[PDB]
Context: one part of a larger RNA, bound to proteins that are not shown
Molecule: 25S ribosomal RNA, nucleotides 393 to 1155
Organism: Trichomonas vaginalis
RNA sequence: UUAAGGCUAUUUAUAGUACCCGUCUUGAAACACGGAUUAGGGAGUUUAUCUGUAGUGCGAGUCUUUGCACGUUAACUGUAAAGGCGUAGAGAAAGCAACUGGCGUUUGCAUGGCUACUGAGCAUUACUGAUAGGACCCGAAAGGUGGUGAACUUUGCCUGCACAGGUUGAAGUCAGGGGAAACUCUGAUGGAGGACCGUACGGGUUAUUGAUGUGCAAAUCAUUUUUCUGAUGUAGGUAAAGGUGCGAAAGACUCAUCGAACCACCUAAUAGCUGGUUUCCUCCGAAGUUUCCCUCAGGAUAGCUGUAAUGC
RNA sequence: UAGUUAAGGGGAGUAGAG
RNA sequence: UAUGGGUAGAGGU
RNA sequence: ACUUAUUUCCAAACUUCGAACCUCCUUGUUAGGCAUUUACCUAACUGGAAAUGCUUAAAUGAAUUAGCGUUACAAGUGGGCUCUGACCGGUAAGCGGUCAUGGCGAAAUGGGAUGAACCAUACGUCUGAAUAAGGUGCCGAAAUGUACUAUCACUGAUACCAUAAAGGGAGUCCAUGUAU
RNA sequence: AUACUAGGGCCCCGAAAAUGAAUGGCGCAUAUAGUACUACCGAUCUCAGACAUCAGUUCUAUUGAACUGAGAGUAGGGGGAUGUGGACAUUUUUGUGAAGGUGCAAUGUGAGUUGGACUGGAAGAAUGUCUAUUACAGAUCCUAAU
Numbered sequence: 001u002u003a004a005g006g007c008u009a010u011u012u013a014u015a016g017u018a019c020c021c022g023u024c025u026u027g028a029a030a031c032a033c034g035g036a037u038u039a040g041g042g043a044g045u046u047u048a049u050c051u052g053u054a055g056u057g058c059g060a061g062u063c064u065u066u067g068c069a070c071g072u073u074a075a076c077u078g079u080a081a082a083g084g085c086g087u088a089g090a091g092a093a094a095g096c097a098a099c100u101g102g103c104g105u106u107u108g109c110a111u112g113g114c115u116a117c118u119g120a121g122c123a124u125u126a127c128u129g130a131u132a133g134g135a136c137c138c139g140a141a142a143g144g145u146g147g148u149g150a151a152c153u154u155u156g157c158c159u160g161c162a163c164a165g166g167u168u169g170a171a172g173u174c175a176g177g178g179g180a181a182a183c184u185c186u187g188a189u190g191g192a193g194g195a196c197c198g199u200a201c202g203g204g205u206u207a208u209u210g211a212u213g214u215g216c217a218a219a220u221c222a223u224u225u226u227u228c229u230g231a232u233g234u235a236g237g238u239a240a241a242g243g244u245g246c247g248a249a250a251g252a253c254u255c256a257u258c259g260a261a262c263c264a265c266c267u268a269a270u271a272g273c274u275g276g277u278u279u280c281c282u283c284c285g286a287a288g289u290u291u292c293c294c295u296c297a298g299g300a301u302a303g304c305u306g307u308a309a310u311g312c
Numbered sequence: 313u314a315g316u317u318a319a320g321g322g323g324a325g326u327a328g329a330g
Numbered sequence: 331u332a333u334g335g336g337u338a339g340a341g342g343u
Numbered sequence: 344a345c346u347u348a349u350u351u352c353c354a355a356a357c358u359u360c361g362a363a364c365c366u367c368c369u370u371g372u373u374a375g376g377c378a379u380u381u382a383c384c385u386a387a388c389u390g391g392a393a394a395u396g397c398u399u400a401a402a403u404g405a406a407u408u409a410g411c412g413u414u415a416c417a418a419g420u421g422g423g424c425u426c427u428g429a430c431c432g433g434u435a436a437g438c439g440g441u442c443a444u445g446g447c448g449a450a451a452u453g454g455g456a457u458g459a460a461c462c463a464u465a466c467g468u469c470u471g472a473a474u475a476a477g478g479u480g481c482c483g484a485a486a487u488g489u490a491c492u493a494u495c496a497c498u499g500a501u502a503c504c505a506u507a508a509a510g511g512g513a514g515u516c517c518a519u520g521u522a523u
Numbered sequence: 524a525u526a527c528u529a530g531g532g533c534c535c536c537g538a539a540a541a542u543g544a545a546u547g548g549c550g551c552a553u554a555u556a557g558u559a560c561u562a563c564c565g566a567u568c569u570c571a572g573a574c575a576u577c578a579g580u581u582c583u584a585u586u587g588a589a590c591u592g593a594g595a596g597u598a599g600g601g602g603g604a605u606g607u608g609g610a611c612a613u614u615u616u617u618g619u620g621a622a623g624g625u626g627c628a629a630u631g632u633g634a635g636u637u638g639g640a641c642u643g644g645a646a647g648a649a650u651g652u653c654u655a656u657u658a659c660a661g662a663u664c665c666u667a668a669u
Stems, first nucleotide, its partner, number of pairs: 006017005020035004036669006046133005052127007061085003067079003089096001100112002102109002136276002139273001143266006154240009165197003168193001172189007202227002207223002210221002242258001245253001279604006289302001291300003303420002305417008314407001316406002318370006328360001329358002333354002338349001340347004372401010383391002423447003427443006452463003467574006477564003480549003486561001488560006498552002510536003514533004520527003576593007605658001607655010623642003628637003
Other pairs, nucleotide, nucleotide, family: 021660tWS025027tHS026423tSS026459tWS028032tHS042659tWS042662tHS043276tSS043659tWH044277cWS045135tWS051128cWW059120tSS060086tWS060119tHS061121tSS066080cWH070076cWW071075tHS087119cHS088097tWS090095cWW090100tSS090112tSS091093tHS098115tWS128416tSS138274cWW140270tWH141269tWW149242tWH150153tWS150245tWS154246tSS163230cWW164198tHS169190tWS169191tSS169192tHS170191tHS171190tHS179181tHS200228tHS206224cWW212217cHS216220cWS240245cSS241254tWS242261tHS243260tHS244254cWW246252cWW247250tWS280633cSS285598tHS286597tWH287420tSS287449tHH288448tHS290301cWW306600tSS313408cWW324364cWH325326cHS325361tWS326362tWH327361tHS332357cWS335352cWS336351cWS337350cWW339348cWW371372cSS379395cWW402404tWS418599cSS419598cSS424460tWS426444cWW433435tHS433436tHS446460cSS447459cSS450466tHS451464tWS451465tWS451567tWS453476tSS455503tWS458505tWH461502cWS463475cSS473568cWW474566tWH475565tHS478485tWS479485tSS484564cSS493532cSS495552tWS500550cWW508538tHH509537tHS518529tWS519528cWW523524tWW543544cHS546549cHH550554tSS575594cWW596597cHS604634tWS606657cWS617645tWS620643tWS620644tSS620645tHS621644tHS621646tSS622643tHS627638cWW631633tHS
C1' cells in the first nucleotide's frame, strides 16, 4: 500500500467485525433485472346496493326526506299526510293461516318449509369485506365513428422540353462482266434497325461485401459497372383515396409511416401478464394442501392465521 | 384437558419365514 | 409337496 | 413320460405361520326395587321393549398433566425446497414422482476455513460466572497435557463433504494351526 | 533355533488433464493413525444481578401498588404514538426581529421535539375536537437543474 463507507471499544489511530440496496424467487453479493447526482411532484380514493361488529337515540314501533311554514337564509328550526322497512307465514296456485306444501281419511304421519311457541326492529355514525365505474398507479398488438392527404412515390391524360461523337451498312437505285433463258457475280450508291461502342449536373445502382458507420448524409462518398432515339428521360397542369387507390406483381408504393396511411374522438378500451406502491414502536403470525372449474402464470370452497368476543 | 403412558379388550397379513 | 418358477439323483407302473 | 418321498434355490400382482412399529373402544356412577303410560312385542300379564318419575344401599375407585365449551367477521395462501430413514421409475444425476418426524422458506449467534438445509441453540438492552457443539504448535481464545499402542510414504491428516475399486507386497508390528 | 501359512492393522503399488494450488494457511514427522483419563478455551443456550417493554397474579376507586413470567419473524392481522395542508373553539408569540435556511448542543427506544449562534425581514405556533389532492430512494417513473 488495504476502493470507500458502517458498527463495537477505548488513552483517536489502532484491534475485531462488516458482501449492494430494491425485486420476482425453493434459492441473489451474484456473471438475474431496476438504479450517474440533487431538489420538487408521485400510487387502496369516492359513489351506489348490501354484509357483520362496535357506538348512539327511540322502541311494536321507527325514519321527516319528496314538500309546506320559518330564517340573523344553501344551514338551522317547526310540522300535516302518505310512503319505506318491521309487525305472519307456508304453497306453483286455488283456498288456508300459528299454522302450512305433500300423502292419507277416527284420534292423522320417521314426511317438505328460509314457519311459530308472550313479537325486536327502525334510523344513524365508524370500520373489515362483497359487486360495478378510469377504482391502487403505469403499460399492449387490436376494434369502432368521423375527417385529412398523390409537394414523396405508383399509373392514365393534356401542353412543353432534352438526349455529344463514332462503328456496323438492310431495302431501293446505277454501271460493268457471265447467260439460249430464268436470272446471279464484282464495285459503288444508299442509310434501315425496340443494332453496337461511347459522352453528361441525363436515367439506373453491379462490385470492392472499399471509405464512412459519435457520418457531409435518419441511405452519403470514391473507384468500378449498366443504359444512352428508345416499352426513353423530364417539367407544369390534371384524374384515381384507406378494407379503397394504383401496381411490366416486389405484398411494391400511397409526404422519413404500409400483410391495411395519417389526425381527432369512442378511450384513462381490455390484460388470469410485467414494474412500482411514502411514518415509528409494540403483541400475535401463515400457506404452497382437499373438492369443483375450456381447469394447471387464475378462481370459488374448506384448512392454516388475526381480531371481536361470549357461556359456566 | 391430552400429538403421553399404564390396565383390560377388538382389528390387521407388511418385515421375516416357508 | 396349495398356485407359479426350478436344480439333480434314487424308488415305483 | 408320469409318480411316491427327497433334494439345490426363488416370487410386487404365491400363502398353510407371522412379529416390531401402529390403530380403535372402556376406566364412575354401578347394582337394583317400586307403579303409572303404550294403538308396539309375546300364547298369556303383576312379562318384554322404551321413557317418565320415585326411591334402598355406598362412595369419587389408574399414572402424569391441564380450566374447558361455543360463535361471528376477515387477511394472506392455493409455484415450494430439503437432512435422516422407508420407497416407485431410471446406468446414474445437485434427475423425476411419493411417505414419516425435523429443518429452511419467515431462524439470528457459535461450530463444520467457506456454504439457505448438517451439529449446539432458537434472540429485549447491558454486566459477570460456568457450559454446549466444536477445539487447545503459530495464525487463534485454550495443555506441543498425562498414560498406552502403530507409522517413512515426492506421503497422511476429523461426521454430512466435497471421491477412488477389484487385485497384489521376506516393507514393519501383531499373530492361527502344524512339523521338526 | 528352523521350514510351511490361517489371517489382521498401518504403510506402498494399483492411481493419468489441461491458468499456478491448496489437510483453511504456515508448517509438522511423538502438529500423521487409533485408545483411555483429567485440566482448559468457547453461543444472544443455561444461571446470577440492574434497567425497559408486553402479558398475568395478588390486591386497589378516582387511572395506582407490589410481585412473577416471556422474548426470531416474511405474506398478513390487531393495539398505542409521531408528522403535514385546511377547519371550528380555547390560549398566546412577533421590527427589543415571525416563518424559512445553514451549522451545534441536548432530549425521546423511535417517528420526532427543543435550546442557543449566524442568516432573514413578516408572520408563526400550542391544547382539544373536525377534515384530507396527508409522510418516498427506487416505478427503463414525471418535470427542472447538475